The PDB entry is titled "Cryo-EM structure of a Chaetomium thermophilum pre-60S ribosomal subunit - State Puf6". Solved structure of RNA from Chaetomium thermophilum, 938 nucleotides shown.
Context: one part of a larger RNA, bound to proteins that are not shown
RNA sequence: GGAAGCGCUUGUGACCAGACUUGCGCCCGGCGGAUCAUCCGGUGUUCUCACCGGUGCACUCCGCCGGGCUCAGGCCAGCAUCGGUUCUGGCGGGGGGAUAAAGGCCCAGGGAAUGUGGCUCCUCCGGGAGUGUUAUAGCCCUGGGUGUAAUACCCUCGCCGGGACCGAGGACCGCGCUCUGCAAGGAUGCUGGCGUAAUGGUCACCAGCGACCCGUCUUGAAACACGGACCAAGGAGUCAAGGUUUUGCGCGAGUGUUUGGGUGUAAAACCCGCACGCGUA
RNA sequence: AGGUGAGAGCUUCGGCGCAUCAUCGACCGAUCCUGAUGUAUUCGGAUGGAUUUGAGUAGGAGCGUUAAGCCUUGGACCCGAAAGAUGGUGAACUAUGCUUGGAUAGGGUGAAGCCAGAGGAAACUCUGGUGGAGGCUCGC
RNA sequence: UGACGUGCAA
RNA sequence: GAUCGUCAAAUCUGAGCAUGGGGGCGAAAGACU
RNA sequence: AACCAUCUAGUAGCUGGUUACCGCCGAAGUUUCCCUCAGGAUAGCAGUGUCGACCUUCAGUUUUAUGAGGUAAAGCGAAUG
RNA sequence: AACUUUAAAUAUGUAAGAAGCCCUUGUUACUUAACUGAACGUGGG
RNA sequence: UCGAAUGUAUCGACACUAGUGGGCCAUUUUUGGUAAGCAGAACUGGCGAUGCGGGAUGAACCGAACGCGGGGUUAAGGUGCCGGAGUGGACGCUCAUCAGACACCACAAAAGGCGUUAGUACAUCUUGACAGCAGGACGGUGGCCAUGGAAGUCGGAAUCCGCUAAGGACUGUGUAACAACUCACCUGCCGAAUGUACUAGCCCUGAAAAUGGAUGGCGCUCAAGCGUCCCACCCAUACCCCGCCCUCAGGGUAGAAACGAUGCCCUGAGGAGUAGGCGGCCGUGGAGGUCAGUGACGAAGCCUAGGGCGUGAGCCCGGGUCGAACGGCCUCUAGUGCAGAUCUUGGU
Numbered sequence: 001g002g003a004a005g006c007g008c009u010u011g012u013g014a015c016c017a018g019a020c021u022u023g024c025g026c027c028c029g030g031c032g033g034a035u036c037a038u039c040c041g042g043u044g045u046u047c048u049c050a051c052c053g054g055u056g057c058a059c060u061c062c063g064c065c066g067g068g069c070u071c072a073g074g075c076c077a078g079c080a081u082c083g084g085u086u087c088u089g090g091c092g093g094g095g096g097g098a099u100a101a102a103g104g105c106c107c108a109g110g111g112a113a114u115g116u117g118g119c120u121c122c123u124c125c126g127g128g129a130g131u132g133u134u135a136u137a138g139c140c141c142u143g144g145g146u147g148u149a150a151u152a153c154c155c156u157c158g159c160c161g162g163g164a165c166c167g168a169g170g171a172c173c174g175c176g177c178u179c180u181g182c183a184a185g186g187a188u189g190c191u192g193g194c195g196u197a198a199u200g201g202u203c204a205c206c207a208g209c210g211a212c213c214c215g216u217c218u219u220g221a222a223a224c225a226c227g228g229a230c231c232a233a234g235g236a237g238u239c240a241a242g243g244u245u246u247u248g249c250g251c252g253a254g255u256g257u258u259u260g261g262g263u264g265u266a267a268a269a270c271c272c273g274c275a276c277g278c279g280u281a
Numbered sequence: 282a283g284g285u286g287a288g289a290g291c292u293u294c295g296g297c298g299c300a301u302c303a304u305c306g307a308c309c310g311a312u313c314c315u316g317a318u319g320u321a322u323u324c325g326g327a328u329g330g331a332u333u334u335g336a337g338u339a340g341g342a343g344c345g346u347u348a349a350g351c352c353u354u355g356g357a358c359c360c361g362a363a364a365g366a367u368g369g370u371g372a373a374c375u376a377u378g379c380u381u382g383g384a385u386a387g388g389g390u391g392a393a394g395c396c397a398g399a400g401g402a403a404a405c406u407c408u409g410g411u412g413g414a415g416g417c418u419c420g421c
Numbered sequence: 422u423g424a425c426g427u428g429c430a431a
Numbered sequence: 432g433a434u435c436g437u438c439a440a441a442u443c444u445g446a447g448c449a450u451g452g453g454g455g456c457g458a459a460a461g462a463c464u
Numbered sequence: 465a466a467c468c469a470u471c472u473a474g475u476a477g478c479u480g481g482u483u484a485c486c487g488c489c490g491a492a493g494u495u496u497c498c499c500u501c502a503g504g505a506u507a508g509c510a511g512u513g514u515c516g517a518c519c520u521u522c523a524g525u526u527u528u529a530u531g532a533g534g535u536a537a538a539g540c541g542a543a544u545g
Numbered sequence: 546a547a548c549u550u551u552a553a554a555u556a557u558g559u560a561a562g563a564a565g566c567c568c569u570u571g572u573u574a575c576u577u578a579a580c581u582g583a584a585c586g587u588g589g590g
Numbered sequence: 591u592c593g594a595a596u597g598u599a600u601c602g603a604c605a606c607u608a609g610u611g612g613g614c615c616a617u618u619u620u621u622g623g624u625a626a627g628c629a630g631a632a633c634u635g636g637c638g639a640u641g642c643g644g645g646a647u648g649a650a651c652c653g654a655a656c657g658c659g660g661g662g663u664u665a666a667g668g669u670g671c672c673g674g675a676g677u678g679g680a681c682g683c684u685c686a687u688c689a690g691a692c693a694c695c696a697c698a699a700a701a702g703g704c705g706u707u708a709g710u711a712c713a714u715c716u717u718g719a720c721a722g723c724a725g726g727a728c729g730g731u732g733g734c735c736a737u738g739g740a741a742g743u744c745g746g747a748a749u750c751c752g753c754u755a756a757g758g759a760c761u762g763u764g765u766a767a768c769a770a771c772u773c774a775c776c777u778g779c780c781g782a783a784u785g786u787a788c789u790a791g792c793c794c795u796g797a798a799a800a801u802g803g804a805u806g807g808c809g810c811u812c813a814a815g816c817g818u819c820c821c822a823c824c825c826a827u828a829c830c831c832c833g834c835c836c837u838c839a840g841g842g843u844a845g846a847a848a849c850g851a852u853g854c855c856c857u858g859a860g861g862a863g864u865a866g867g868c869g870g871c872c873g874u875g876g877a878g879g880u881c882a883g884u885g886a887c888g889a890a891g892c893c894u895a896g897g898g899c900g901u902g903a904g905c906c907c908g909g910g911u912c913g914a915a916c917g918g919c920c921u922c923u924a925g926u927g928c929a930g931a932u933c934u935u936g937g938u
Base pairs, nucleotide, nucleotide: 006210007209008208009207011205012204013203014202015201016200022072023071025069026068027067028066029065030064031063032062033061034060039054040053041052042051043050044049074194075193076192077191078190079189080188081187082167083166084165085164086163087162088161089160090159091158092157093156094155095154096153104146105145106144107143108142109141110140111139118131119130120129121128122127176182177181213228214227215226216225229938230937231936232935233934234933237482239355240354241353242352243351244350245349246348248346249345250344251343254278255277256276260272261271262270263269283305284304285303286302287301290297291296307338308337309335310334311333312331313330314329319324358481359480361478365471366470367469368468369467370466374452376450377449378448379447380446381445382444383443384442387419388418389417390416394411395410396409397408398407399406400405422439423438424437425436426435453464454463456461485870486869487868488867489866494507496505497504498503508610509609510607511606512605513604514603515602516601517600522597523596525595526594527561528560529559530558531557533555537551538549539548566590567589568588570586571585572584573583575582613637614636615635616634618632619631620630621629622628642653643652644651657834658833659832660831661830662829663828667824668823669822670808671807672806676821678820679819680818681817682816683815690810701795702794703793705792706791707790708789709788710787711786712785713784714783722779723778724777725776726775728752729751730750734746735745758773762771763770835861836860837859838858839857840856841855842854843853872927874924875923876922877921879920880918881917883916884915891911892910893909894908896907897906898905899904
Other pairs, nucleotide, nucleotide, family: 010206cWW017197tHH017199tWW018198cWW024070cWW037056tHS038055cWW045046tWS045048cWW057058tHS097152cWH098101tWS100151tWH101150tWH102149tWH103147cWW112138cWW113133tWH113134cWH113137tWW115116cHS115132tWS116135cWH117132tHS134137cWH168186tHS169186tWS175184cWS182183tSS196198cHS218223tHS219221tHS220649cWH235928tWS235931tHS236481tWS236928tWH238357tWS247347cWW253279tWS253341tHS264268tHS272273cHS288300tHS289298tHS292295tWS315328cWW316326tSS316327tHS317326tHS318325tHS320323cWS326327cHS356357cHS360479cWW363475tWW364472tWW371465cWW373452cWW374451cWW386420cWW392413tHS393412tHS401404tHS427434cWW428432tWS428433tHS455462cWW457459tSS477502tWS480931cSS484871cWW485902cSS490865tHS491864tWH492610tSS492639tHH495506cWW506611cWW509608tWW519521tWS520600tWS521598cWW532556cWW534535cHS535553tWH536552tHS537549tWH540545cWW542549tWS543548cWS544548cWS562593tWS563593cWH569587cWW570571cHS576581cWW577579tHS579581tWS599859tWS609865cSS614650tWS617633cWW623627tHS624626tHS639640cSS641827tSS653665cSS664825tHS664826tWH666825tWW668675tWS669675cSS674824cSS677814cWH684813tWW685811tWW686811tWW689813tWH691809cWW699796tHS715782tWS718782tHS719781tHS721780tWW726756tSS727774tHS730731cHS731759cWH733747cWW736740tWS737739tHS739766tSS741767cHS741768tWS742760cSS742762cWH742771tWH743763cWH743770tWH748759tWS749759tSS753757tWW754756tHS755776cSS757774cWS761772cWW764769tHS765767tHS803804cHS805808cHH809814tWS846849cWH850852tSS863864cHS871903tWS873926cWS878920cWW879919cWW885886cWS885914tWS886914tWS888913tWS888914tHS889913tHS889915tSS900902tHS900903tHS
C1' cells in the first nucleotide's frame, strides 16, 4: 500500500486567549499640611442628623517617603488528619448441628481376612501354597470415658491494614458524643517547584476503538424506483368577506363617533344631531 | 318569582347559605279529555285533569374592539393535467382550370399514299422502289 | 395493382 | 363462381389569376346538421 | 386542418416541494352507527377550560364466597357401574 | 368420560358496605279475602 | 368495629380542540387439511415512535431501556490468539480420507460398521466352559425309486436301528462311478473364565454436482471437541453513590434593614420519542419613542490554520480590506429565516 469524509481519546508540530506583575491592615521613624475632638453662629433636612464660617495654631487628624510584620493573592503537585462511596487482606470472640460427624489416648465385649507372627509343603538367588484369630503387624464392628475435646461448614459481634474516585455548601442555629473539646447539618492544615506558553485552548496529522448517503414515495417492513455536477441570489399557508371558539380591554340592559356633519397645526387628532344594526323591556 | 337535600363561604356556634345539580312546584304559549253561568242559538270555555311540548318565564348578558386558531368562498400554500370558447394571421391539396412567354429533342421500327413490272377480265396477288404516319420502342 | 359493378350459379 | 364493364394512378417550367372541398335523408330540386 | 392573442393563474382527489434553535406534554392504528362512490358521525387514545370530592375513591393483582369447566387422581376390605 | 366419599393443573364470570341490610307502621289512585303486600316516609343499629 | 390483602405519582362530571382508522412475526389453546406443505379463529407478547450490551454479520433471538460526567457492581455472552478476562480445577467419552465446536428439522430405516466404552437378560463352565493341537467320525448299507453311470454329496421321497464316547441314511471339496479329504459330534492334552442377543453414549457410512472459501479467521486431538460439576475473572447508557443542567411538585419570603416578588431560599422526584399540541428564545426589511448612542482619529460590507460567551439557533471582540452611514432597549409592522421542488436566473 484498492476511496475519501465523520465520533471518542491521547501524542507531535505550528499558533494563541487568559492568569500574574501585588493589595489590605498593624508597629516604628522622617516629613509635608489644619476639613482632629469640642464649643459658638448661619443654613439644609429624614427634627436629629449634616454642611459652611469661626475657635480649636499639634501625644489629635490627612497624604507622601524609609523599614519590620500579619493576612489575602496565579499554575502544577507532595504529605498529615478527616468526610462520602467503594474494592481488597488479616485478627480476636459468640452461637448451631448427632451440643458436628470423625479422630488420639484408655475400658469392656464380638469378628473376619487382600491372614501378622508361628507351624507344614514346594521351593532357582527370590518367593509361593496351606493352617489358623495377635503372637515378633495390624484391621473391622458395638457400648462407655476423657468430653461441654478439636476441626470443617452455616450464621453472627467486633478490631486493625492496603488502595481508588470525590470535597457539593459557605457567619451562628440542629441531632448528638468519648465534652478545657469532637471524626457531630459536605476539606482543612503543612510544604515544594514554577510564575511562563508551564497548565490550558484552536487547528493539521499519525495512532487505538467506533461509524451505510441524503431526501421522497410505497409497504407491516425492507428492497426497487424517483431527485442530487458545484456555488451565489430568488423561492412557496398570504390578503379580503362571511361564520365560529378561546384570551385581553371598554361600557354595560345597553352597546356601536368615523354614511354624514362641525373644528383642525389638515388623509392625523378632537367633537356629535337624527336614524340605524344586534340585544333587553 | 316558592318548598326540600347537597353545596363555596360566613357564624354572635344557635344558625345564615353563592353558583350549580336532583325532586316537588308556580306561571305563559301551543295541543288533548270533561264540559259553568250563559248563548247571538250557535258561539265561548269556567271547573275538574294530561302519562304532552317549549330550543319558554322562573328576578337580564350583550354590544364594540384586540390577539390566536378553525370552517366556506375567492388564484387561496407553490409548480404542473387529458380542453372548450371569442377574435385574428396564414398555409396544404396529379382538385380542377384560365392569360402570357420558354421548351415539347434524338436513335430505331416501318403504315396509308404514289411510280414501275409480272399473273388475273377486274377485284386483287407478288416483286423492286419512293413516302415517312398514327403508333410502338430505346437511353438512366 | 387495387377498389367496384354484372352475375339468376355452386 | 364463369364471362364482361367503370374508376385510380395522367408534357416540364417562370411570371400573373380564378374556383372546389363534411355528413346523413331524398328520384332531383333541395330542407337539416 | 395549422398558427397567434384573450377568457385562463380553466378543472386534480394526483406528482414533486413547502425555510432557525431549545424546553414541556405526547398518540393511535380501534368498537359501534349512516352511506356506496376515495366518505361522514360517535366512542377510544392526547390536550385545554369549568365544576364537584379530597385516596376522598379507584385498580388488566391476590384472598374470601359463589358459577361454568368433574378435566386428572384414589377406591370399588364405601355403594352403584 | 358416561361409577363415586373426596378431588387435581389450568385459566375464567360475578360480589365484598353507612352511595349498606333487615324490621317497623302512616298514606296511596297499585294489589289483596284483610292493615294485607309493593311504592312513597319515620326510627334503630 | 365503617366490616379482606396490597398499591394509590389523585378521581369523576360537562364543554371544546388536533392527529389516528393499517398490519408483520412469535408462544399457548383450538378448528380443518396434505405425501409434505398449509389455511382459519382466541389471548398474550415483540415491531412499528427505540437508542445501548451480546449472538463474527442481521426486521422477527437473549439482556436491558436513554439528560451531561466520575467511581463501583453486574445481566446476556465469554476468558488459546485476533479480544478485555483461565492454555483454570474434578471425573470420564471421542480419532472422523475436509471430526466437532448448539440447527437437532430433513436425508434416516425394525438401516449398514471383524470402531470403542458402559449396561441388561439368558446361557456354558475344575462334572474342565470358549480357541486350538493330536485322533475317532464306525456297522446294517452301494438304505428305496430313478439314472448310460448316481455308493451321504446331478435328482424325488422317507430318514430307522446297532455299536456307542460319538458319529447326519450326511455340511462342503472331489470321482464317470468309487476312492480320498472335510464338517457336525466324541475323546486325550492344555487351563479359568467365556458365548449369544439386545440397550445407552461418542465415532464412520447413511448421496454429491458444477468461479476459490469458510465452526467469523487462524488454528485446536489426556483439545482450544462432547457431558456434568466447582473456583475466579471481563464488561452495557442496565443497578448503587456523587457532581452539574433542565422540568415538575411541595414549602418559606412585609407594622418591609425592602424585591430584574416575572425575584431569592429549602426539599423531593423525573429525563427515548414520529403525527400532533403548548412555551420560550434567536435572526431579517421597515415605523414610534429612547440610549444628549456609534462614526472620515474610519459606519456598513467582506476575509481570518486569532480569541470570548451560549446546550443551540446565534452574540461579541481582535487583525486585514474599505469608504459613508449604522446599532442597542421596548413596542408596531411584514413581500421576514432553504439543501432539495427533473425549482428560476447567473456563473463555474
The work is reported in "Mechanism of 5S RNP recruitment and helicase-surveilled rRNA maturation during pre-60S biogenesis" (Lau et al., Embo Rep., 2023).
NCBI's taxonomy places the organism under Eukaryota, Opisthokonta, Dikarya, sordariomyceta, Thermochaetoides thermophila.
Rfam match: Eukaryotic large subunit ribosomal RNA.
The reconstruction used 170,689 particles.
Method: cryo-electron microscopy, resolution 2.7 A. The entry became public in 2023.
Among the 61 different proteins in the entry, which are not shown, are 60S ribosomal protein L16-like protein, PUM-HD domain-containing protein and 60S ribosomal protein L25-like protein.